[PDB]
Context: one part of a larger RNA, bound to proteins that are not shown
RNA sequence: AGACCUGAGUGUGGCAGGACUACCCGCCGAACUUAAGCAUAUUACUCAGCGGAGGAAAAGAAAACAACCGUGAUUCUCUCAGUGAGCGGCGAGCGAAGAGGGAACGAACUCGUUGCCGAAUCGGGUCUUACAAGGCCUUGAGUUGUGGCACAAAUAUCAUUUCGUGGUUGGUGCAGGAGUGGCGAAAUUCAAGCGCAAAGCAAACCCGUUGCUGAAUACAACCCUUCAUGUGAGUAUUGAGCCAAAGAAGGUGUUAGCCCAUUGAGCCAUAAACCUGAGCGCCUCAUGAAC
RNA sequence: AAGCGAGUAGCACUGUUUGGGAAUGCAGUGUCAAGU
RNA sequence: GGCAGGUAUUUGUCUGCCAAAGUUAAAUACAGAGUAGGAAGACCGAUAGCGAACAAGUAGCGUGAGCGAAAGUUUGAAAAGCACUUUGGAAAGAGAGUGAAAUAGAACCUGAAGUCGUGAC
RNA sequence: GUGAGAUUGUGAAGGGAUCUCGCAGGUAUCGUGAGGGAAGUAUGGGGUAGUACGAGAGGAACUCCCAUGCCGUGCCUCUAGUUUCUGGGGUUUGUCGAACGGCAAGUGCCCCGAAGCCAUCGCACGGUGGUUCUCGGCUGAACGCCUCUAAGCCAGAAGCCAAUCCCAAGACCAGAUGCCCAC
RNA sequence: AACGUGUCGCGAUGGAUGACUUGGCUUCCUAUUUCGUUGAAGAACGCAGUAAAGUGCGAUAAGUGGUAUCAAUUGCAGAAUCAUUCAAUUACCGAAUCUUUGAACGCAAACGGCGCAUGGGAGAAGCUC
RNA sequence: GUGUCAUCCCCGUGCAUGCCAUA
RNA sequence: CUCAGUGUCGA
Ligand code: PAR
Numbered sequence: 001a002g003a004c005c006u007g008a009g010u011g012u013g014g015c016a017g018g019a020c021u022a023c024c025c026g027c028c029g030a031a032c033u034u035a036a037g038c039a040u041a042u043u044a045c046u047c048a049g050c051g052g053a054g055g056a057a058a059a060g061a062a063a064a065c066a067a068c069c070g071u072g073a074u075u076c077u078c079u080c081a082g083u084g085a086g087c088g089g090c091g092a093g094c095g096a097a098g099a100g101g102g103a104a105c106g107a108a109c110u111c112g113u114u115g116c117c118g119a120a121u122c123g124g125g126u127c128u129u130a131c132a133a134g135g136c137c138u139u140g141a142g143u144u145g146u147g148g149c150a151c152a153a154a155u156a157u158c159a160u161u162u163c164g165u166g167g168u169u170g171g172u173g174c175a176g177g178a179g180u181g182g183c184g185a186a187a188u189u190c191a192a193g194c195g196c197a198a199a200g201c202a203a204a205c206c207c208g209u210u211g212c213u214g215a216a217u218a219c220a221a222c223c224c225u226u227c228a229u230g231u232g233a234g235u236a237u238u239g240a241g242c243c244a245a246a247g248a249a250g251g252u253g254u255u256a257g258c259c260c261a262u263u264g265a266g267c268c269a270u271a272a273a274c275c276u277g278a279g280c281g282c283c284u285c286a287u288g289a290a291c
Numbered sequence: 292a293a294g295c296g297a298g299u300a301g302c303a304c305u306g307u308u309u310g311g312g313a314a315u316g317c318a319g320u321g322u323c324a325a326g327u
Numbered sequence: 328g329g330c331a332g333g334u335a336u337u338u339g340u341c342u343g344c345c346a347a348a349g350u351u352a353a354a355u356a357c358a359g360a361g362u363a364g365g366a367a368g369a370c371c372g373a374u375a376g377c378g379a380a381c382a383a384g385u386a387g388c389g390u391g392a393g394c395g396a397a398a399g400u401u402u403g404a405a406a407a408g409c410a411c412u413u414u415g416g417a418a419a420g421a422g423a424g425u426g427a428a429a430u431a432g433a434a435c436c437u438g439a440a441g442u443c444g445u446g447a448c
Numbered sequence: 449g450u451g452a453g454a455u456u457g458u459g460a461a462g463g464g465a466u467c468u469c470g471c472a473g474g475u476a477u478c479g480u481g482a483g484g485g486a487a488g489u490a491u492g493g494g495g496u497a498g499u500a501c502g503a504g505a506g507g508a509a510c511u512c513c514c515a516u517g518c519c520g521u522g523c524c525u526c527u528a529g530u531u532u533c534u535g536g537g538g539u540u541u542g543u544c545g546a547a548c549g550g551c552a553a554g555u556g557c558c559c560c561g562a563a564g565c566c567a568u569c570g571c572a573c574g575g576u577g578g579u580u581c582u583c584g585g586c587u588g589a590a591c592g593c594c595u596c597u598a599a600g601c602c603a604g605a606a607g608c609c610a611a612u613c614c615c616a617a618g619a620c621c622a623g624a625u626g627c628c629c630a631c
Numbered sequence: 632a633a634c635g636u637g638u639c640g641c642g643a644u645g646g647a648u649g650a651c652u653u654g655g656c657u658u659c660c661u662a663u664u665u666c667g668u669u670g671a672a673g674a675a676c677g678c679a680g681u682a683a684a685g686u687g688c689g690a691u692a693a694g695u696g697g698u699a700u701c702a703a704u705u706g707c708a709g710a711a712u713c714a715u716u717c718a719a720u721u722a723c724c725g726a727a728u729c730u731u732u733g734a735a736c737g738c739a740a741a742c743g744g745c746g747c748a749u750g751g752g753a754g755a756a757g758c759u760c
Numbered sequence: 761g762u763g764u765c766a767u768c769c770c771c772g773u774g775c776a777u778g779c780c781a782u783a
Numbered sequence: 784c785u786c787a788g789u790g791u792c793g794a
Stems, first nucleotide, its partner, number of pairs: 002792003005788011018666001023054001024052004034041001038089001064071002075103004086094002108350003111296001114150004120146001121141002123138005162289005170283005175276003179270004188240001189256001190239003201211002219230002222464003226460002241258002243247001250260002272663001301322007328345005360665001362662007370655002387394002399651001401650001408435001411422004436649001441644008449471002452468004473628006479621001483615003488518007501506001519574005527567001529565002535560005540553005576610003584602003673732003676689003680707002695726001696724004737745002746775007757764002760761001
C1' cells in the first nucleotide's frame, strides 16, 4: 500500500412520536376520615401525578400444593372464612391459602446449555403466473456461531425409493354453506246518520237467529213569549261477516287483528376472509411411517 | 456420556410491603454461592 | 447438588420440585371508553331524568385554570294563519270571515294558587 | 207611594217580576264654653333711719314710691344688622374698533343703599278672687276648774282651684240669625 | 261622604296541574368490533339560486362515483325527460376529492412569513428568422 | 409576428430529529 | 458508497 477493529458523512428502504385511556400493566403516592384526643395503625399499598399496551390485559406449563388411598400450568366462580388462621396502642380495626363442587380446556411449545454435525443459515439480486419455507447466483452480513438432529409424551444417528400425507409451501383455479344487503304473506273502510234509539231492557247460564221498549215533547243562565243559531273526524255503539302457523305492542282526524306499515315460509345478489372427507382438482414444494 | 440459565440465589444493614408473625414479597448498598 | 415443606439455631432422615431465559387460546374485567347493531325496564316524566327532550358543553362568565344556564314549539284534523270594510301615523280597535271550537289568533292545549281590576251587593 | 238604576257567564228585538237607595236639606254669619292647656318670677335703690334694740360696738322691718335681672307674648317708630331693589355711583382685568351703552369674572371688587325681615343690639305689655296647710287664735266641754278641738268658729302659704289668657261641640250647641228650598 | 273592608259574577296578571313524550337513566346481548407520519384526535376558515346558527361536506365543497330503491325535493324558486340503465329522491358502499392547521416534521410565527436542492409553469424587456 | 426568454412572480416534490437495515 | 484514528497489525 491494504486489512481488521472502533467511530463518521451522505444515499436508499423502513419505523417511533400524538389521540383515547372505562377496564388493564408498571411506578409514584396522600390527606380528610376512624381510633370518640393522637403520633403506630386506619382510610389505602386508595384519590391525585407519570409511563405503556390490548380487544381484553395481566398470569401461565411447577425450584407448586401437600402430608393424602395423595394432587397436578394459569385464570375465574361458589365456598374455604369475617375465620377457636393470623396481624393489631393485641386498641380501633384488619385479613388470607391448601383442600371440595364447578366454568374453561384438542394446551401446550421455543431458545440457551450438553452431545453430534458445521453456513446445511440470513439478507439482497434474478428466474419460474411467485417480494415461493423453490432453483440459480452473491463477500453482503455471519465462524466473537446462523442453522439442523437428540434430550422423560424419549428409545434416539445417517442414508433411498417405496407407500402415503400436508389447502398453514407457493402459484393457479371452483363448489356448497354461513355472514351481509335487498325482497317477500291473510282477511269489513261491511250495514245503519247524526242534539234526541249510530240507544237500552229481558236480573248465572239457557230461552234469545227471540220478544217490547223512548220521563232529552232536550238544553241554551231572573221569568214567559216571538224570531234565530248550535253538534268536526267514527279507531265508539248496534247488527251481520271474516282472518289467524299472522292478536305484534307503530301510524292514521275518536278506543283498529280487517285502513296502512308490520308480523311467515321462503326467493335474489355476494371483493377477500370465515366454514365444508384439516371442501376439491392441477403445478410446484416440503416429509410422516415402513422396509 | 455429557449437562440443563452467576454480581444470580442467599446472607447482613436499612427502607417499604404483607395475614405472613426471630422478617410474605421487593428495593438500595456491603458481601456473595453450591453442583463427586 | 440446590429450593420449598408458615418459631430462630446446629445436625440428621423424609417428601415435593428443579429458580436465576421465551411465547401461549378460552373461562375473567370493561367501576365516567369507542364502532356497528339488537333486547328492553314494577325507572324518570320537562324544577324530574344526563348540565343538555330544543342551533347544549350552547348563550354567557373569568387574565387564565375553568365555570356554565334558561329554554317542550303541545294553535288546529287540516293554515283553512283573519280576505275585505272604516277609525288610527302606527301598534292596534270596531265589524266581518275560517274552523266543531278564535274565552284554540301564533312559545296560540289545559290555564291553578297568590295578586289585581270591574259590575252587583 | 213616587223618581232613578240594575238583573252583566250561551244570538235578537219585546215587557214581566224582583232587588238596591233617592224622596230634605243646602249655604252663610254671630256666639256658647264643657273639657284641656296655662306664667310671670326675683332683685336692688329711695325713706322708714342711723330709728327700733343695745352699756357700747353695732344695727333692722312693713306701707309707699323708683328702677332692674331671668322669663313670656309681641313689635319695627328709632338705633343697629342684613341687599339678588346686582338701586345709584366708584374701581380692576378681558372684550364688543374708540367714545355711548354695556357685557364676562357661578353676584369681579369697594362705598352708600330703600323695602322687607330681625336683636335684650332697639321697643312695648305681662291683672283678679277664693279655698285651707302649717300655724296663732275664739267660744267650749269631756274632766264641777283647765284646755285652739272633741262639736262648732276666726284669721290665713310663692302651694291648690277658679278669673283673666290660649285651643275649643267627638262636649255632637232644640244657642241666635240671613236667604233659598222641602213640608 | 270619601278611603277602606267583605262576598259573589266577569275580566287581567301569573304559568302550576293534568294529559302527552323522536329525551334521559339503568340493565342485558351480538360481532372477520379499536385511531395516527399513507398525517390522527383537536382547532381554524370556507361551501346552497335563496342560508345567520346547526347539520352535512372540502375550492369535485349541504357534495362527485357506484349499487340498491323506483318518482321525488318542497319555505320559494330552478330543472333534459316525465321515467329497461344512461338525470328523480332516499338509503347504503367498494371508486375518488379531502382548504389552513395540529404528533406537525425545511426554518419560523400575535408573520397567511422565509429558505436550500430539484422539476414544471406563466413571461408585454431583450434576442430570434 | 413566431420562437426563445433575463430578473420578478406562481406550482409540485425532496429536506425535523432519533433509530434499524443497507450500499 | 466516501472517510477519521500516534486502536491493533501489515509492506
Ligand atoms: C278564568 O275565569 C280566570 N279566573 C280569569 O282570570 C280569566 O280572566 C278568565 O278565565 C278568562 O277566561 C268561570 N266559570 C269561567 C272562567 N273562564 C273562569 C272562572 O274562574 C270560572 O268560574 C274561576 C276563578 O278561578 C275563580 O276562582 C272561580 O271562578 C270562582 O267561581 C277564584 C278562586 N278560586 C278563589 O280564590 C276566590 O273564591 C275567587 O274565585 C273569588 N272570586
This is an experimental structure of RNA (rRNA alpha, nucleotides 3 to 457; rRNA delta, nucleotides 1 to 183; rRNA 5.8S, nucleotides 1 to 169) from Leishmania donovani, with 794 nucleotides shown.
Shalev-Benami et al. published it in Nat Commun in 2017: "Atomic resolution snapshot of Leishmania ribosome inhibition by the aminoglycoside paromomycin".
The model includes bound paromomycin (PAR).
Among the 42 different proteins in the entry, which are not shown, are 60S ribosomal protein L37, Probable 60S ribosomal protein L14 and ribosomal protein eL13.
Method: cryo-electron microscopy, resolution 2.5 angstrom. The entry became public in 2017.
It holds a match to the Rfam family "Eukaryotic large subunit ribosomal RNA". The family has 88 seed sequences and 107,465 matches in Rfam 15.1.
Entry title: Cryo-EM structure of of the large subunit of Leishmania ribosome bound to paromomycin.